An RNA: 36 nucleotides with solved positions.
Entry title: Crystal Structure of the Mango-II Fluorescent Aptamer Bound to TO1-Biotin.
Crystals were grown from: 0.1 M HEPES pH 7.5, 2.45 M Ammonium Formate, 14.5% glycerol, 6.5% D-Sorbitol.
C1' cells in the first nucleotide's frame, strides 16, 4: 500500500492544491484484527 472483519467513523486525494468547509460550517481522516 491492497484485501478482509468488527465499528457511526472516507479519499496522502477513490471528487475539489479547495469550482464547499484551512487544524474544517462534518472526519488530525477514531481504533483494532487477520491475510498478502
Ligand atoms: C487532509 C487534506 C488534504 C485544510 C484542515 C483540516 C485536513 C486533513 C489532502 C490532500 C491534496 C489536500 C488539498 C487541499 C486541502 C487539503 C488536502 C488527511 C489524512 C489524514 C488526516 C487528515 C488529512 N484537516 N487531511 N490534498 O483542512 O485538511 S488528508
Nucleotide at each position: 500500500g491492497c484485501g478482509u472483519a468488527c465499528g457511526a467513523a472516507g479519499g496522502a486525494g477513490a471528487g475539489g492544491a479547495g469550482a464547499g468547509g484551512a487544524a474544517g460550517a462534518g472526519g488530525a481522516g477514531a481504533g483494532u484484527a487477520c491475510g498478502c